[PDB]
Context: bound to proteins that are not shown
DNA sequence: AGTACTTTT
DNA sequence: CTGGTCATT
DNA sequence: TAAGTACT
C1' cells in the first nucleotide's frame, strides 16, 4: 500500500 | 413458493 | 466525513 | 435495519 479490528468522534 | 443472499446504507 | 491505532502480508 | 430480486 492491502485487509482487518478497534476507536474516536460530529 | 420458502429460505438465503446481497447491495446499499 | 475525518482522523489516527494494532497487527499481520 | 429491512425491503425486493434472482436463485435454490
Nucleotide at each position: 500500500u492491502u485487509c482487518g479490528a478497534c476507536c474516536a468522534g460530529a